[PDB]
Context: bound to proteins that are not shown
RNA sequence: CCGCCGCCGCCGCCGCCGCG
RNA sequence: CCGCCGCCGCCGCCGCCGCG
Repeated sequence: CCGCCGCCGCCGCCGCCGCG
Repeated sequence: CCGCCGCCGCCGCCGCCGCG
């Protein structure tokens, strides 16, 4: 690096949480 | 929108997979 499949680990966004 | 916590859904990257 064309499309798809799932598997790994990390990341970002939205909404929510409840601490400081 | 300062830090942290977990919960939701989506996304992106790396590596791997096995199809077309």
Record summary:
Solved structure of RNA, 40 nucleotides shown. Protein in the same entry: RNA silencing suppressor p19. The entry also models sulfate ions. It comes from the structure "Crystal structure of 1nt-5'-overhanging double-helical CCG-repetitive RNA 20mer complexed with RSS p19". Released in 2014, the model rests on X-ray diffraction data to a resolution of 1.82 angstroms.